[PDB]
Context: one part of a larger RNA, bound to proteins that are not shown
């Protein structure tokens, strides 16, 4: 790091795996000292589960004759209980199903829902009936008070009062429109007068939805207007929005009454009969928030899957029905279609798709149970309720397959794939801890829950920094000068070696104190402590090659025990086994086992082979499929603009950049060349 | 220079834009004591002040818009094709309205006229046609050779046969041998070759018949009709 080594032979050059080497998952086996960080019962059994906890909520503003308190004599502070609200459909877990299905990215919804938000609307409170609006009517629960079961968050009877709970209902608009009238006057169904229906919203019909992104006249009536009047007199703004509407907004008819139209609540107060703040209920309509369905395109292996799909729905039409809404969603009745070698249908997946992840010269290969977004599920099917949303599951019902009481008769707030524990299954994975301090949800909410979250424990799953000593001195190895001719002598840009000596330096260890936390660890800051040697001592795998490392005259065992990924070692001298020594590689890790990943140009689109190493079909026609001869404004001129180029162009500053050159150039883009197009309006 | 309307046959490609989830990866800034990372941070001007939380990638398909090469498809050959003028229908917004002429404008049609009126070569590609050949390609008939085996009619006589020797075997009812003819199935020697023709298998006497081929000749015609080949067929 675009790398390769070992082994067929008596050698040799192929082909070819093997093995080696290499990254990564688990899994394990030895070994583990700080410091910062950290996955974690997917995989086997979406197999079973004791126990604990994991969904509750109250403001000045819905209801208080609890209690507290010697309180505004209707209540006023604190503040239970129960009624009523409003969450309990998020959140958290797992990944069984599932191959156009989920799901990506793109789209529709003019085909639908949407509680909580924001924003803006509202004169009519239908008829009959009923009607108090200075305000209506009946209940119940907490309480009190008798009870029944062996049994539960089981409730029965009885007495009592509220509520924004159940129930009911009063609120004078004008106008115009439409219809009645044997009503006046007329001739226009047209004026006056008289009565009638007239909010909104449901269901239908029906009238028109206005058109100045656009042009105009000849005769008939023109229908109006001025005008009585023959005359006329044109006729042009007045009415958003989409590419498009059976849109919005409108008119007329009825039609239902099962739609809304506040019988609620606070809080400061001018002194108190009136002001100003505000809570909450609710309809339509926009917005927010999320859904339902939906456009287009893209998934791994398989043909020892070739034809599918339509006896009640397959592919299309029709009225229906049902939905929240489109639809064959679903009946009727028609018609014979849909899709399929561009692989349909079927199988397999030790398969949830994505976001991504491991490895990469480049092209690939292989993985994604798992932090994000989807989808799905709650033993196992199905069906439900009640909501705005649910087919919920920490809601019911009922089946199989199971758990817990039981006094046998009956019960369960009985459903770990929520968190923590068990049990099983394996080769494989922690604690039945503490907090709501933070993040952030949820509620009548500033205060209140929350095993969502965090905090600690366990943790060689991973991952980053990183010690095991440093200088030096005695004695000695050397290399190195010189010198002396053969050794002795100084000095030491080599630098090394001592079961020798010397003091300093310092975390590991362990502490007062401070830092840090919801507390509690630990960090970090730091007094008083804390190094000389089998201690404050590093492993784990190897020295035959592959492949660093014996040229032990080492000791055991003699094809035995054993070793060897592979090739081989061992048969009495072992370079290979079992140990002693040393040495070698990685090193707080490091060995093995198995799935992938590079080594593989040993799957080849780039990028392989196929006369003889496996590989060309016994031969010919042929259709899907692949692949396909040459030809069309070429081309010269001429302006412009940049960008490269290049310098016997200069220049300017400087540590190199611009400016100029000058030509070179390949553009781009104008223009005339029979020549990338009309037309108008700037 | 910029709006449009109109004309440019459609795509594939390619170049730009838009739409686009964070977290990942790439990467700017920053000394978390370094680093993994993290998003912060940096200064006594302090009831302060300076800075930052980039940007790149975001493949496919959908969506804008620039495009001249390649590439595929078009367009007028029974032409009213194309411009143009004229005439005849069908429809038609606008001239507040309904009616009749009309304008328009937008389809169709009939005929004049204008135009260079429209057809690329013609592949040492391909089918096809012809003309003289050429072959042991095919199928049908013919026909013809010795040769094996046997039978006849004739002949003579004892051993044929076969091996490495031999023996099974024939043989005097006469084999083997000789000479003439006959009957029956194969089979084409030599000539016969580094020669020819079939798609492979294969395929060898004479003649006649049937359809076929290639090569060659062509200043003959067609005009991309071609290559290769799962399916599916002939051998």
């Nucleotide at each position: 790091a675009a790398c390769c080594u070992g082994g067929u032979u008596g050698a040799u050059c192929c082909u070819g795996c093997c093995a080696g080497u290499u990254a990564c998952a688990u899994a394990u086996g030895c070994u583990u000292g700080u410091c910062u960080u950290a996955a974690a019962u997917a995989u086997u059994a979406a197999c079973c589960c004791a126990u604990g906890c994991a969904u509750g909520u109250g403001c000045c503003a819905g209801u208080u004759c609890a209690g507290u308190a010697u309180u505004g004599a209707a209540c006023a502070g604190c503040g239970a209980a129960a009624c009523u609200g409003c969450g309990a459909a998020u959140g958290g877990c797992u990944c069984a199903u599932u191959a156009a299905a989920a799901c990506a990215g793109u789209u529709a919804u003019a085909g639908u829902u949407u509680a909580u938000u924001u924003g803006a609307u509202a004169a009519u409170u239908a008829a009959a009936g009923a009607u108090u609006a200075c305000a209506u009517g009946g209940a119940u629960a907490a309480c009190c008070g008798a009870g029944c079961u062996a049994a539960u968050u089981g409730u029965u009877g009885g007495g009592c009062u509220a509520a924004u709970a159940c129930a009911u209902g009063c609120u004078u608009a004008a106008a115009a429109u439409u219809c009645c009238g044997u009503g006046u006057c007329c001739u226009g169904c047209g004026a006056c007068c008289g009565g009638a229906a007239c909010g909104u919203a449901u269901u239908u019909a029906u009238u028109a939805g206005a058109u100045a992104u656009u042009a105009g006249a000849c005769c008939a009536a023109u229908c109006g207007c001025a005008g009585c009047a023959a005359u006329g007199u044109g006729a042009u703004u007045g009415a958003g929005a989409u590419g498009a509407a059976u849109c919005a907004a409108a008119g007329u008819a009825a039609c239902u009454g099962a739609u809304c139209g506040g019988a609620u609540c606070g809080a400061g107060g001018u002194u108190u009969a009136c002001c100003u703040c505000g809570a909450u209920a609710a309809a339509u309509c926009a917005u927010c928030u999320a859904a339902g369905u939906u456009u287009c395109u893209g998934c791994c292996c398989u043909a020892u899957c070739a034809g599918c799909u339509c006896u009640c729905g397959a592919u299309g039409g029709u009225a229906g029905u049902g939905u929240a809404u489109u639809g064959g969603a679903c009946u009727a009745c028609c018609a014979u279609g849909g899709c399929a070698g561009u692989c349909a249908c079927g199988g397999g997946u030790a398969a949830c798709g994505g976001a991504g992840a491991a490895u990469u010269a480049g092209g690939g290969u292989u993985c994604g149970a798992u932090u994000c977004c989807g989808g799905a599920g709650a033993a196992g099917g199905a069906g439900c309720c009640u909501g705005a949303g649910a087919a919920a599951c920490g809601g019911c019902u009922a089946c199989u397959a199971c758990a817990a009481c039981u006094a046998c008769g009956g019960u369960u707030c009985g459903g770990c794939a929520g968190c923590a524990g068990g049990g099983a299954a394996g080769a494989a994975a922690a604690u039945u801890g503490g907090c709501c301090a933070a993040u952030c949800c949820u509620a009548a909410u500033u205060c209140a829950g929350g095993g969502a979250g965090c905090c600690a424990g366990u943790g060689a799953c991973a991952a980053g920094a990183a010690a095991u000593a440093g200088c030096a001195a005695g004695c000695u190895g050397g290399g190195a000068a010189a010198c002396u001719u053969a050794c002795g002598u100084u000095u030491c840009u080599a630098c090394g070696g001592c079961a020798u000596u010397g003091a300093a330096a310092u975390g590991a260890g362990a502490a007062c104190a401070g830092u840090g936390u919801a507390a509690a660890u630990c960090u970090c800051u730091u007094a008083g402590c804390g190094a000389g040697g089998a201690a404050c001592a590093a492993u784990u795998g190897g020295a035959g090659g592959g492949c660093a490392a014996g040229u032990c005259a080492u000791g055991g065992u003699g094809c035995c025990a054993g070793c060897a990924g592979c090739c081989g070692c061992g048969g009495u001298a072992a370079u290979u086994c079992c140990a002693g020594c040393u040495c070698c590689a990685a090193u707080a890790g490091c060995g093995u086992a198995u799935a992938u990943u590079a080594a593989a140009g040993u799957u080849g689109u780039u990028g392989c082979a196929g006369u003889u190493a496996a590989a060309a079909a016994g031969c010919u026609c042929g259709u899907a499929g692949u692949u396909g001869a040459a030809c069309u404004u070429c081309u010269g001129u001429u302006c412009a603009g940049g960008u490269u180029c290049a310098u016997u162009u200069c220049g300017a500053u400087u540590c190199g950049u611009c400016g100029u050159g000058u030509g070179a150039a390949a553009c781009u883009g104008g223009a005339c060349a029979u020549a990338c197009g009309u037309u108008u309006g700037c | 220079g910029u709006a449009a309307a109109c004309a440019u046959u459609u795509u594939a490609c390619u170049g730009u834009g838009a739409a686009a989830a964070a977290a990942u990866u790439a990467g700017a800034g920053u000394g978390u004591u370094c680093c993994a990372g993290g998003c912060a941070g940096g200064u006594u001007u302090u009831a302060g002040c300076c800075c930052g939380a980039a940007u790149a990638c975001a493949u496919u398909a959908g969506c804008a818009u620039g495009g001249a090469a390649u590439a595929a498809u078009g367009g007028a050959a029974u032409a009213g094709g194309a411009c143009u003028a004229a005439g005849u229908c069908c429809a038609u917004u606008u001239u507040a309205u309904u009616g009749g002429u009309u304008c328009u404008u937008g389809g169709a049609u009939u005929u004049g006229g204008u135009a260079a009126u429209g057809a690329u070569u013609a592949a040492u590609a391909g089918g096809g046609a012809c003309a003289g050949u050429u072959g042991g390609g095919g199928g049908c008939a013919u026909u013809a050779g010795u040769a094996u085996u046997u039978a006849a009619u004739a002949g003579u006589c004892a051993g044929a046969g076969g091996u490495g020797a031999a023996a099974u075997u024939c043989u005097u009812g006469g084999a083997u041998u000789u000479a003439u003819u006959a009957a029956g199935g194969a089979c084409u020697a030599a000539c016969u070759a580094a020669u020819g023709c079939g798609a492979a298998a294969g395929c060898a006497u004479u003649u006649g018949c049937c359809a076929a081929a290639g090569a060659u000749g062509u200043u003959u015609u067609c005009a991309u009709u071609a290559a290769u080949c799962a399916a599916g067929a002939a051998c």
Released in 2013, the model rests on X-ray diffraction data to a resolution of 3.7 angstroms.
18S ribosomal RNA, nucleotides 1 to 953 from Tetrahymena thermophila: 917 nucleotides with solved positions.
Weisser et al. published it in Nat. Struct. Mol. Biol. in 2013: "The crystal structure of the eukaryotic 40S ribosomal subunit in complex with eIF1 and eIF1A".
An Rfam search finds the family "Eukaryotic small subunit ribosomal RNA" in it. Rfam 15.1 lists 75,755 matches to the family in 2,556 species.
The organism belongs to Tetrahymena, within Eukaryota.
Crystallisation conditions: 0.1 M MOPS-KOH PH 7.7, 0.1 M AMMONIUM SULPHATE, 7.5% PEG 8K, 1MM PUTRESCINE.
It comes from the structure "THE CRYSTAL STRUCTURE OF THE EUKARYOTIC 40S RIBOSOMAL SUBUNIT IN COMPLEX WITH EIF1 AND EIF1A".